An RNA structure from Saccharomyces cerevisiae, in which 20 nucleotides are resolved. Primary citation: Stallings and Moore, Structure (1997), "The structure of an essential splicing element: stem loop IIa from yeast U2 snRNA". NMR data were recorded at pH 7.6 and 303 K. The depositors describe the entry as "STEM LOOP IIA FROM U2 SNRNA OF SACCHAROMYCES CEREVISIAE, NMR, MINIMIZED AVERAGE STRUCTURE". The structure was determined by solution NMR and released in 1998.
[PDB]
RNA sequence: GGUCAGUGUAACAACUGACC
Numbered sequence: 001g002g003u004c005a006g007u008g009u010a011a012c013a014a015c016u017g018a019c020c
Stems, first nucleotide, its partner, number of pairs: 001020007
């Protein structure tokens, strides 16, 4: 980075886990 998901909020955002 890819896949999927998660903390958490008005709400994301932000950020991350597993594996290659």